[PDB]
Context: bound to proteins that are not shown
């Protein structure tokens, strides 16, 4: 670094957001580099 689950906390969009797009705390894994 990337990926899976938890349990929240924002920002844009939009008439309308638990349901689109992003951003983030805090826990539980797991993968790849060695085999």
């Nucleotide at each position: 670094g990337g990926a899976a689950g938890u349990a929240g906390a924002u920002g844009g969009u939009u008439c309308a957001a638990g349901u689109c797009c992003a951003u983030u705390u805090a826990c539980u894994u797991c993968c790849a580099c060695c085999a």
An RNA: 35 nucleotides with solved positions. Primary citation: Pan et al., Science (2010), "How the CCA-Adding Enzyme Selects Adenine over Cytosine at Position 76 of tRNA". The entry has 2 different proteins, among them CCA-Adding Enzyme. The PDB entry is titled "How the CCA-adding Enzyme Selects Adenine Over Cytosine at Position 76 of tRNA". Ions in the entry include sulfate. Method: X-ray crystallography, resolution 2.69 A. The entry became public in 2010. Crystallisation conditions: 20% PEG 4000, 0.2 M tri-lithium citrate, 80 mM ammonium sulfate, 50 mM HEPES, pH 7.5, VAPOR DIFFUSION, HANGING DROP, temperature 300K.